[PDB]
Context: bound to proteins that are not shown
RNA sequence: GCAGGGGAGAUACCAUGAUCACGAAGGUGGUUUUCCCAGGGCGAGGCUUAUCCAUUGCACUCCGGAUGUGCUGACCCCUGCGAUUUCCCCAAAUGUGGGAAACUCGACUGCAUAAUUUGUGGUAGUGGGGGACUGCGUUCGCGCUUUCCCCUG
Repeated sequence: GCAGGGGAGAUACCAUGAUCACGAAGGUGGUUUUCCCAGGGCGAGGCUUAUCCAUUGCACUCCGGAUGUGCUGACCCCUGCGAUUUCCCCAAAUGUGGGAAACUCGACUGCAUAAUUUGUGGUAGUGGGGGACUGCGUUCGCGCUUUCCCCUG
């Protein structure tokens, strides 16, 4: 640079009043329903810690009230979002909404995106330490090298 704005099945119900002696199946456009479920609204309930008020209490079934930070969060609702412009219609008629588009920005997604500059590895993970057990150099602290058993990732 390019394309996009939930998918996959059954629809028994409706429309497409299906071009052959009453029909199609099915598809398409609405409704309902099952999964992948995504972003939110409603915040009931529960956890944590401080401030203020009250309580001197006889329990063995947790549990006095208000507010603040940080959280978790069921039930109930929508199929997408924030912004613009046009036509038609219900209408509580200049408001509230429904059905269509024109398309722009917020770097939303995938794409010759697994081939030298971060999203498909030359950043591997191959250890550390304690006891006995070698040799070289030595300033006797150690650098390298050769073994077995233990604690540990």
Solved structure of RNA (U1 snRNA) from Homo sapiens, 153 nucleotides shown. Keywords: spliceosome, SPLICING. The reconstruction used 53,422 particles. Method: cryo-electron microscopy, resolution 6.1 angstrom. The entry became public in 2024. Zhang et al. published it in Nature in 2024: "Structural insights into the cross-exon to cross-intron spliceosome switch". Entry title: Cryo-EM structure of the cross-exon pre-B+AMPPNP complex. An Rfam search finds the family "U1 spliceosomal RNA" in it. Rfam describes the family as follows. U1 is a small nuclear RNA (snRNA) component of the spliceosome (involved in pre-mRNA splicing). Its 5' end forms complementary base pairs with the 5' splice junction, thus defining the 5' donor site of an intron. It is annotated as a spliceosomal small nuclear RNA. On this family, see Zwieb, Nucleic Acids Res 1997: "The uRNA database". Its family is annotated with U1 snRNP, pre-mRNA 5'-splice site binding and mRNA 5'-splice site recognition in the Gene Ontology. The family is grouped with related families in Rfam's "U1 clan".